[PDB]
Context: one part of a larger RNA, bound to proteins that are not shown
Molecule: 25S rRNA, nucleotides 1447 to 2358
Organism: Triticum aestivum
RNA sequence: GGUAGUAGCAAAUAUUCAAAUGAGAACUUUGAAGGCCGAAGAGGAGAAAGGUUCCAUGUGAACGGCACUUGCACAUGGGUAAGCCGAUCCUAAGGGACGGGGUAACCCCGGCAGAUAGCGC
RNA sequence: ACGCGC
RNA sequence: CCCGAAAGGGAAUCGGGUUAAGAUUUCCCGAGCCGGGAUGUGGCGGUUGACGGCGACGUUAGGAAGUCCGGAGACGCCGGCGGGGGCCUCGGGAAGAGUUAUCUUUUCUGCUUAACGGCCUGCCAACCCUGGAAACGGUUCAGCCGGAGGUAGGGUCCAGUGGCCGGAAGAGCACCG
RNA sequence: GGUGUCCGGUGCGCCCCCGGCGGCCCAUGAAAAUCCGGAGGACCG
RNA sequence: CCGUUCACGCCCGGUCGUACUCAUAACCGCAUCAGGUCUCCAAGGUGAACAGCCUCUGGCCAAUGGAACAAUGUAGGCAAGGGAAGUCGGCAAAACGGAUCCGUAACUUCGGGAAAAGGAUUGGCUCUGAGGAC
RNA sequence: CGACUCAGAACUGGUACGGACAAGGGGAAUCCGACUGUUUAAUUAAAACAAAGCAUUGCGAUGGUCCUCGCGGAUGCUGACGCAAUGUGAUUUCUGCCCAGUGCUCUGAAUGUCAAAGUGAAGAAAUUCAACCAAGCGCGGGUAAACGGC
RNA sequence: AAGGUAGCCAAAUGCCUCGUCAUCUAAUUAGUGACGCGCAUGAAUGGAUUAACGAGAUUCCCACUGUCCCUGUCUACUAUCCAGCGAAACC
Repeated sequence: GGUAGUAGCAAAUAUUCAAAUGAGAACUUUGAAGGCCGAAGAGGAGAAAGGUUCCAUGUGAACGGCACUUGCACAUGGGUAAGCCGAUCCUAAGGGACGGGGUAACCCCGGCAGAUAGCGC
Repeated sequence: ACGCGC
Repeated sequence: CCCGAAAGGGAAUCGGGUUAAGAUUUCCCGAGCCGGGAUGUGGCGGUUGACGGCGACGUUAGGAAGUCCGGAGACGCCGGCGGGGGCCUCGGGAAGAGUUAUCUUUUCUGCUUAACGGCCUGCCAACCCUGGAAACGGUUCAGCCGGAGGUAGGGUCCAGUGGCCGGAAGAGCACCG
Repeated sequence: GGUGUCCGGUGCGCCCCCGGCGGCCCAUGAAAAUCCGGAGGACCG
Repeated sequence: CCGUUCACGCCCGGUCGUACUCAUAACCGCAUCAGGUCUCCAAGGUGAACAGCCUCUGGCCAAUGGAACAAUGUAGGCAAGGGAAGUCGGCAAAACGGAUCCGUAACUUCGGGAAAAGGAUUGGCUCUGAGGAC
Repeated sequence: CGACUCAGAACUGGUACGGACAAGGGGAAUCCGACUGUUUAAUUAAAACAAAGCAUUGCGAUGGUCCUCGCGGAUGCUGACGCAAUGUGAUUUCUGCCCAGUGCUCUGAAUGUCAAAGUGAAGAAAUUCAACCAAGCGCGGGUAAACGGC
Repeated sequence: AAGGUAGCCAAAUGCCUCGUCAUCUAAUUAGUGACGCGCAUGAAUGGAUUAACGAGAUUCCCACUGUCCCUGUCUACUAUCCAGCGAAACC
C1' cells in the first nucleotide's frame, strides 16, 4: 500500500430556553428551568505517591481519540511565614557495630566479658 | 581530693 | 554504643479577621501557655526547717547530700447499664423570607460563646467518724455487700467535654436604616 | 448608625468520650524516655 | 541572718516540612484506562435498620453530537392452554419471602432438626383500654 | 405533665392492604467430608489441605532435632503436663492373624569377615610375608497404630 | 511367615455387566433396598456407623414456570443514515 473513509466512538438516568462573548458556540460564561449523587456521597479533609499539576494574565502550532473562544496544554509572572502543628526526643519487632573469634580476602559472627573508655560532690 | 560504677 | 514509629509513648494555643493563590492553629487583632536564663520587690519560716482537721484530708509558701523505695507513662476482646459533649427532634417568643381563588396564630432560615483563670458543684466508685445488725437486712437490668462492721446518720476525695463570673460583646450572626 | 442575640420540653434516638459492673482465655493482651511522690537526715542560721 | 517548690516583675526561644491532587483526570496499571490504592466527618422521611427508595447542605449533568426504529444482537419484561413433554442435566427463569397468631414429623451426640411441614391475618378511618413521672 | 409500645371495637373501600422497595421455595433419600477454617492470583473451592480427638517414636542438657565454610547458632526467657519427628482424622464402636521379606532396633555369641597406624620374620635394601586387628557386615533376639501380606 | 476374623459391597472399589430379585415409571444402561467364591473389599495403608453442617456428587416428589409444544409482542442501547474523528489482523 490494499484492507478503509471501513471496524468503530453505545456502562455510570438528562437535558432545555434566553442572553452575552467571539471569525466561528451542541460543548465557554451568566440567568432560568428539568434532573442525578443522597450523606460507609459523584460532599468536606488527610497518610502514602506525585512535584508546581496551585493562582493570575495571555494564546501560533501540537495535545485535551468530536469540537472549543477553551485548559491538569502551552508562555510569562506570582505563591508555601510556627517557641506551642509535625519531624526532631524515647524505645518496639529488628538493624549496625568497638574488642575478641573466624576468614586468602571481600566479609561473617553480640554475649563471648575485654583495665568498657564514665558519672556525683 | 572523696564517693559511685551490674 | 548508636540506628529503628510524620498511626506506639510525648513540654506548651485559643477565638475572631485577612489572599488571585496561605494560615482546616504559621500572617493580623486580642487573649493565654510552655521551656530556659538572670534578677529584684513583697510575702512566708526559724520551738532552725509553717498551720488546721478525731479522721479521711485541707491551706498559694513552709530545710537538706550520697543512698534507697513507690506510682504515673502503661495498655486485650466481648456484653449490659449510667453520665457528659455535639447532632436530631417538640413547643413558646421576637426578626426576616415563602405560600396565600380557599385554608393555614402557618412553612423555612437563623436566634452563637474558644483556650485560659477564679468560685461553685460534686456523678459512679473509693475513703473517714459514730454506732452495733436474726423477726436478718441493704441492693442491680444483671450482679452483689455486711461483726474482717451492714442498714442509718454525718463527712473526705475523685472528674466533668457540668454551672456562674472574667475572656466577652467591643466579636460573630440576623435584620432595619 | 439602630434593634436583637430569649424561654422551655423530650429520648431503648445517632456519633465521640468517660464511669462502673459482668463475662472469656491450655490466649492474660509492649517498652523506654519523661514526670511526680516518698523513706532517711549526714550538713547548715 | 540564711532558707524559701509562694506572688508579682525582666530577657530569650534554633534547623527542616507547610502550595496543590489524594483520584471514573494530579498515585500505579505504557493513557485524562469502568481496574487497584490506608483513613476521619456524616442530616430528614419510610423502615428493625449505615438495606433499598425519595429529599436538604454541598457537588454535579463529564462521559462526540444529529436523523430514523430493518434483520441479528445485548440488557430488561409479558404471554392463552399444557406444565420439564425441553436438556447430559430444571441450565436460565418463575414461584417463596416482612410481621402477628395458631401449629410443627422422622431422626438425634438430647444441644438440635425448626423459619421443619401446614394454616389464618395485615389498608384507611373513628375511637376504647392498659402500661408512667414530678 | 409527658413518651412511646401493646391489646380491643365500630365503620368503610371494585377482597384491596409487608400495594413500590425490601424479602427462605419446600419435602423423601443415597455418596463423601464430622463440624467452623483453608487452597491451585489469571480454566479445578472440592470428596483435596487443616482440625480437635486417637496412636506411635526420640530425648534428662556431656541431650534430642536442626542450621552454619568456619567460628558459632535455632528450639531455649525452654526441662518430659516439655521440645522434636511421624501416622490416622469429631463422637460412638471396634481395630483379627502374620517378624519369613524389607526396614528399625538390642544391654546379646565372639572371630566368621575385617582399614590406616603400630608389631614381628626374611632380605644388602626397595620391598615382601605373617600375626594382631575398630566400627560396620555377618550370627542370634525384639518390633506391624514400621513398610507391608492374609 | 500367616492364610481375610468383625464387618462391608456390582460401592466414588465388580471385568463379565445394562449381574439377579424387589421397588420407583406407561416405558428406567438411572435411583433405592436386598444378594454375594468379591476380575481386583476389609480393619489408624483404619473397618463399620453416624445427629448437625456443605456455592460438594446423585435419584425422586410437590410447587413453579416461555426449558419446551410454538412462537408472538413491548422498552432501552447498538447495528442502520449523517457531520467530525478514525485503527488493526491478514495479503